[PDB]
Context: bound to proteins that are not shown
RNA sequence: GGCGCGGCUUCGGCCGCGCC
Numbered sequence: 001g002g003c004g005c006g007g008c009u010u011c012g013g014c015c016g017c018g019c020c
Stems, first nucleotide, its partner, number of pairs: 001020008
C1' cells in the first nucleotide's frame, strides 16, 4: 500500500485491533 472487524461521527470521516 490493500483488506477485515470493532468504537465514535458534524456522514467528510476519525480512532482502535488485526490480516495479506